[PDB]
An RNA: 32 nucleotides with solved positions. The model includes bound 6,7-dimethoxy-2-(piperazin-1-yl)quinazolin-4-amine (0EC). The work is reported in "A novel small-molecule binds to the influenza A virus RNA promoter and inhibits viral replication" (Lee et al., Chem.Commun.(Camb.), 2014). It comes from the structure "Solution structure of small molecule-influenza RNA complex". NMR data were recorded at pH 6 and 283 K.
RNA sequence: GAGUAGAAACAAGGCUUCGGCCUGCUUUUGCU
Ligand code: 0EC
Numbered sequence: 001g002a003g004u005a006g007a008a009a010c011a012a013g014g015c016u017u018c019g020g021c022c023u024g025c026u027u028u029u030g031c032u
Base pairs, nucleotide, nucleotide: 002032003031004030005029006028007027008026010024013022014021015020
C1' cells in the first nucleotide's frame, strides 16, 4: 500500500410489510 474477516463509531440516499436489507468513511485487532 492492497485484499479479506470481525468489531466499534458516524452522515446521507433508496426500498419495506418496517423483522430488516443495501452503502460510504474512520479507527482498531487478527491473517495474508
Ligand atoms: C452499518 N451501519 C449502517 C447500516 C448498515 N447496513 N450497517 C448504518 C446505516 O446508515 C444504515 O442504514 C445501514 N454498520 C456500520 C457500518 N459498517 C457496516 C455496519 C448508514 C442507512